[PDB]
Record summary: 28S ribosomal RNA, nucleotides 1592 to 2653 from Plasmodium falciparum 3D7: 811 nucleotides with solved positions. The entry also models magnesium and zinc ions. Primary citation: Go et al., Structure (2025), "Antimalarial drug artemisinin stabilizes PfRACK1 binding to the ribosome". Rfam match: Eukaryotic large subunit ribosomal RNA. The reconstruction used 85,400 particles. The depositors describe the entry as "High-resolution cryo-EM structure of the Plasmodium falciparum 80S ribosome bound to E-tRNA".

Context: one part of a larger RNA, bound to proteins that are not shown
RNA sequence: GGAAGUAGCAACUAUUCAAAUGAGAACUUUGAAGACUGAAGUGGAGAAGGGUUUCUUGUCAACUGUGAUUGAACAAGAGUUAGCCGCUCCUAAGGGAUAGCUGAAAAGUGUUUAAA
RNA sequence: GGGGU
RNA sequence: CCCCGUCUCAAAAGGGAAACAGGUUGAUAUUCCUGUGCCAAUAGUAUUAUGAGUU
RNA sequence: AGAUGGUAACAUAUAUAUAAAUGAACUCCUUUACAUAGGCUUUACACUCGGGGUGCGUUUUCUUUGCACUUUACCUUUAUAACAAACCUUGGAAUCAAUUUACUUGGAGAAGAGGUUCGUUGAACUCAAUUCAAAAA
RNA sequence: UUUGUUUUGUAGCAAUAGUAAUUCGU
RNA sequence: AAUUAUCCGAAGUGGUAAGGACUAUCCUUGAAAAAAGGAGGGAACGGCUUUGU
RNA sequence: GCUUUGCU
RNA sequence: ACUCUUAAUACUUGUAUGAGCGUACCAACAACCGCAUCAGGUCUCCAAGGUUAACAGCCUCUGGUUAAAUAGAAAAAAGUAGGUAAGGGAAGUCGGCAAAAUAGAUCCGUAACUUCGGGAAAAGGAUUGGCUCUGAGGACAUU
RNA sequence: AAUGUUAACUCAGAACUGAAACGGACAAGGGGAAUCCGACUGUUUAAUUAAAACAUAGCAUUGUGAAAAGCCACAACUGGUAUUAACACAAUGUGAUUUCUGCCCAGUGCUUUGAAUGUCAACUUGAUGAAAUUCAAUCAAGCGCAGGUAAACGGCGGGAGUAACUAUGACUCUCUUAAGGUAGCCAAAUGCCUCGUCAUCUAAUUAGUGACGCGCAUGAAUGGAUUAACGAGAUUCCCACUGUCCCUACUUGCUAUCUAGCGAAACC
Numbered sequence: 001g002g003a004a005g006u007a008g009c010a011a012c013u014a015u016u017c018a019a020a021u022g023a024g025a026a027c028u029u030u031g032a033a034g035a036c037u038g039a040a041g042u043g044g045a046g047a048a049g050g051g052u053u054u055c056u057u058g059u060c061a062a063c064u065g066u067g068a069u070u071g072a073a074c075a076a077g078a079g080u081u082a083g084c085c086g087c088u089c090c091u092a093a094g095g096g097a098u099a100g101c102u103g104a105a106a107a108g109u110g111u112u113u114a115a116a
Numbered sequence: 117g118g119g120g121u
Numbered sequence: 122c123c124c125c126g127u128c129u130c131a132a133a134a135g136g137g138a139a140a141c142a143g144g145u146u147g148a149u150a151u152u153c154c155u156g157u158g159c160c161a162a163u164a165g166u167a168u169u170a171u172g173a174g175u176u
Numbered sequence: 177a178g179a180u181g182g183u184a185a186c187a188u189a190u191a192u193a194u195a196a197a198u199g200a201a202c203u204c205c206u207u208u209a210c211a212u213a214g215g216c217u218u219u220a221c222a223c224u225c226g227g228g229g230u231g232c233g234u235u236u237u238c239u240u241u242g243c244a245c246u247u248u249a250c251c252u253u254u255a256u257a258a259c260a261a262a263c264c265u266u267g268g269a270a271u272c273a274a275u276u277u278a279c280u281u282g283g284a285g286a287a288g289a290g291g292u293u294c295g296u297u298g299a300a301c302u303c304a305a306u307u308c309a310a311a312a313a
Numbered sequence: 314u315u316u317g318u319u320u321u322g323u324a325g326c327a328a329u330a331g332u333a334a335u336u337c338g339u
Numbered sequence: 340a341a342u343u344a345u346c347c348g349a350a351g352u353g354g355u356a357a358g359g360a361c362u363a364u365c366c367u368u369g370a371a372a373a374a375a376g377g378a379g380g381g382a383a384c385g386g387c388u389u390u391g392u
Numbered sequence: 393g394c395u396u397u398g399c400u
Numbered sequence: 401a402c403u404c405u406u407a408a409u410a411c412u413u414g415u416a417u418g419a420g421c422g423u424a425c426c427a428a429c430a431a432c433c434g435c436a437u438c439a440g441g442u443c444u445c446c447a448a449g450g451u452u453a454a455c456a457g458c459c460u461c462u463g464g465u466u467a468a469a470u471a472g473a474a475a476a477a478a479g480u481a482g483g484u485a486a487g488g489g490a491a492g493u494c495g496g497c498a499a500a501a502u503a504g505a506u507c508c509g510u511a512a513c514u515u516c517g518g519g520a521a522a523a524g525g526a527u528u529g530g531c532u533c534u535g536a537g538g539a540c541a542u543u
Numbered sequence: 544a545a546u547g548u549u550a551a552c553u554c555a556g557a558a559c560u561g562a563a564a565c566g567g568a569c570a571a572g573g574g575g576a577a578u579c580c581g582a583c584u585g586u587u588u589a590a591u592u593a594a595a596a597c598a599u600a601g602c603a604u605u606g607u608g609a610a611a612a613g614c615c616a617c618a619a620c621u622g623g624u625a626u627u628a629a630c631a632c633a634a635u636g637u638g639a640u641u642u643c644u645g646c647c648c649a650g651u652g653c654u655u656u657g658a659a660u661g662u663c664a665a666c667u668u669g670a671u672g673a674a675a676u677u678c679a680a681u682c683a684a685g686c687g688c689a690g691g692u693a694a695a696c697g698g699c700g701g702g703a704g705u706a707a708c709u710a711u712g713a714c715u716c717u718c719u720u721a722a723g724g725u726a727g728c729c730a731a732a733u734g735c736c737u738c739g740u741c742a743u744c745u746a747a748u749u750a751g752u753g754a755c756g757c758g759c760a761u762g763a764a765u766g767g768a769u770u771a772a773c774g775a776g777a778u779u780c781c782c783a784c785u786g787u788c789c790c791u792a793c794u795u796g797c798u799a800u801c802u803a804g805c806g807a808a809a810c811c
Stems, first nucleotide, its partner, number of pairs: 001811002008805002015033006034466004043446004049426002054078005063071001083159002085422003089136002094130003100109003117125004140157005160418002164412007172404003178384001179188003198383001202379006211364004216359004221354001222352003227347001228246006247330001251325002258296002261293006272282003303322003308317001334343001336341001365369001385400003391394001432441002448460004470803004478798008487789002491787001496784001504528005513518001515639001529560002532557006538549005561565001573782004578777002580774002585597002601637007613624004641768003645699003650696002652692004657688001661686002667680004700718005727761001728758001739755005
C1' cells in the first nucleotide's frame, strides 16, 4: 500500500433556559432550574513516591484520541520565616569495626589470656 | 581505653 | 592519685525540657502581627537588697 | 557545728518569685516500664427538649408558628468542693456482721465515730473581697 | 470566729476578642 | 472611618475518648537505655592579721 | 597545718 | 558580726541567650506504580438528622459536584443487562446448571441417633397496620 | 399511715376501623430420608485443579550422660541447637474418641560378642644374594563364623475321596512353605468375566440402597472395623418451587443503524 472513510469513539442515573467573552462556544465564565455524593463522601489532615505540577499575568505551532476562547500544555516573573512542630539524643531486632586467630591474598570470624 | 584525683 | 571499664551506627508511629487564642497574604503560618506564658542555660570579683539559722 | 508542729497516718518557707531545713567515700531502692477478655462507674466532647431575647420565612385557609445566633483557649504548685481507694486514732464482733451487677472482707482487730494522703478533675462549694451585726488579743 | 446578705466578679486571663443585629458620612 | 443593644434560665439520650476500682485466662506470664528522684552512713567545718610552723 | 596578746 | 539563699547592678575576662537542616503543592478524582490524562493497585486520624438491633440498606443538612477518548436523530433483525406470562410442573439436560420458592420479631411445638455437651432456627403452627383507651415498672420534700 | 413536685423508655390487655390489608419499599435460612471420604477450627498449585491432598491433638519406635557426647554448618580457624541438660534436644511413622492390632527372622537391612577362629594394607622383622630385586612371617577395622530384631523393607499354597433320594462335605488321604491371609470387611474410589444373583425403589432402572461370597488382584499403626458433631467435598430418592421444557409471545435501558467530526489492525 489493498483492507478503509471500515472496526470503533457504550462502566460511573441527567440534563435544560437566558446572558458575557470571542473570528468561531453541547463540553470557558455568570444567573435561574432539575438532580447526584449522603460523614464507610471526588469532605478535611498526614506518610511512601513525585519535584515546581503551587501563585499572578500572558497566551494557542504542537498536545488536551469530538470541539475548545479551557488546562497539570507553552512563556515571563514570584512564593516555603520556629528556643516551644520534627530531625538531631537513647536503646531494640541487627550492621560495621578493634585485639587475636585462619587464609597466597581476596576475604571469614569477633575477647577466643590486650600492658585495651 | 575511659571515668571518679 | 584511684576506680570503672571495648568502639561505632541502626526508630520523622517505641523512650523524650518547653505555647496558647485572635488577626493577616495572590501564594506561608502553633513559624509572620498583637497579647499573655513556659523551658533550658547563665564564670570570676565585689556592692546593695530579700529571707532563714547559732548569739 | 546545721529550724519547727501533730498521740499517730503526716504537716510547715506565699519573699514581685513558697529560694534557702548542712551533710564527703561507699551502698541499697524507685520512676522511665509495658498482655488479653468481661461487665460496673466518672468526666469531657457530641446530639436532643422546653423557657427569654434578636433577625428571617409562610400566611385564600391553619399555624402563641418553622429556621438561624445566643461563644470563652493554654497558663496561675490554679485555690477550693466532690468521688473510687489505701492508711491512722478510739472501739472490741455468733442470734455473725458489713457489702457488690458479679464480688469480696474481718481477734494478723469487723461494724459505728473522728481523721491523713494520693489519683480523677480544673471556679464545683458563698469561692474571694467587702463587718448590717452575733465572745477575738 | 458565726448569718441572710449591706454587694459585687462570667475567679484572674476577658471582652479590649468572636458572633448575631439596628443606625449614622465619605 | 464612628456609634448602640444582646451574649441567659432549667433538664434529657448515650455515639466517641480517657481515667478508676475489680473479676477471669495461659505447658503463652506479655523490651531496654539515656535521664530523674529517695534513703542508709557520718568525712569536713568561725570571721579575723601576725611571730613560731 | 600543732602558736598565739587581742576584738565580735 | 558569721554561714547559706534568691535578685539587681558595676568591672575583669576573645565578641557572655536560644546553633544547623526541613516547611510550596498532589496524595490519586488526570500530579505515585502499571509504556498513557489506564474502570487495576496503594498505609493512618476526624464522622450530623429520619427509619432501625445496626458505623447495614434507602432519603436528607454542612462541605463537594453536575465530569468522564464525542454529540443529534431514528428505532427493525441480532446481542448484552433486566421484567412478565393461561393450562401442566423436571416430561428438558450427563446433571434442577440458571431462576423461583423461604427469610425480621413475638407466642406455641419439636423425632431418630448421641462422645449426654448436642442434633435445633430440626420438622411444623398462629400473629403483625392505624386510631381511641386501660394496667404495670422511679426519684424528691413537708408529714 | 396523708400531702404535694416531677421524669424516661419499655411491656401487657380491650373497643373501633379498611376492596382481608399491615417485617406493605429497604433488609432477609428452602427443608427432609439415606450412602462414600476426611474426626473437628486451620492450610495449598499468584494467572485452567480448594479436594478425599497438607497440618493437627492422640499413639508408637529410634539416638544421646556433654566442652574426647547426639544431630547439623565450615577452605581453614571456628560455630548452631545452647541464656540448653533425659518431664531435654534430635530423627522417623501413623493420624480425634470407641473396640482391636493375628502368623513369619528363610531374603535384604540395622545391631551384639572375639586372639578358638578363614580371608583381609601400609609399616616392620627375617632368609638369600655383589646389589637392585626375590621369597617368608605377624592380634587393624571390614566380611565370614555364632546370636537379636516385623508400630524395619516386606511376605502370609495346591490335589483327591466321603453322611438313609439329590445337593453339600463336618471327616479322611496326599504334595508342599520362612510362614500358608487370623479378627474382620466387600461386585466398596478395591471384581476381569459383568448390565454377577436375590429383594426393594418405578410404568419402564447399565443408576441408588439392603443382602450373598473360592475375593482376576480385600485385610490389620502400608493400620482393620465403626462412629455423634462438622464440610463452597462425591452420589440416590421425596416435598415445595418454578419459562428447564410442551411452545413460544410481549416489553425497558445500553449497542447495532443514518448523519457532523475523529479514525486503527490482523491478513495478502